Method: solution NMR. The entry became public in 2010. Solved structure of RNA, 16 nucleotides shown. It comes from the structure "Solution structure of the E. coli tRNA-Arg1 (ICG) ASL containing the 2-thiocytidine modification".
[PDB]
RNA sequence: CUCGGCU
RNA sequence: CGAACCGAG
Numbered sequence: 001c002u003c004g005g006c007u
Numbered sequence: 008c009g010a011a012c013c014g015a016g
Base pairs, nucleotide, nucleotide: 001016002015003014004013005012
Other pairs, nucleotide, nucleotide, family: none
C1' cells in the first nucleotide's frame, strides 16, 4: 500500500 | 455504530 473480516 | 479495530501478502 492492496484486499478482506468483523461489527 | 467508532470509520473505528485487526489480518495476510
The entry is an ensemble of 10 models.